tRNA (34-MER): 34 nucleotides with solved positions. The 2008 paper behind the entry is "Molecular basis for maintenance of fidelity during the CCA-adding reaction by a CCA-adding enzyme". The structure was determined by X-ray crystallography at 2.65 angstroms resolution and released in 2008. The entry also contains CCA-adding enzyme, not shown here. Crystals were grown from: 50mM HEPES, 20% PEG 3550, 0.2M Tri-lithium citrate, 80mM NH4SO4, pH 7.5, VAPOR DIFFUSION, temperature 293K. Keywords: TRANSFERASE/RNA, ATP-binding, Magnesium, Metal-binding, Nucleotide-binding, Nucleotidyltransferase, RNA repair, RNA-binding, tRNA processing, TRANSFERASE-RNA complex.
Context: bound to proteins that are not shown
RNA sequence: GGCCCGGGGCGGUUCGAUUCCGCCCUGGGCCACG
Numbered sequence: 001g002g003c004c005c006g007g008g009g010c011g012g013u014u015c016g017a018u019u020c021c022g023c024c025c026u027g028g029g030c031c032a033c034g
Base pairs, nucleotide, nucleotide: 001031002030003029004028005027006026007025008024009023010022011021012020
C1' cells in the first nucleotide's frame, strides 16, 4: 500500500438508508515465495 472481518462517529443522494455513493477516527486478521 492492497484485500477480508469489526466497532464509533458524519456528509451527500433518496418517498424511504443500517441497507446506495462517499469522508473522518478506530481493533484485529491477511497478502507482495522471503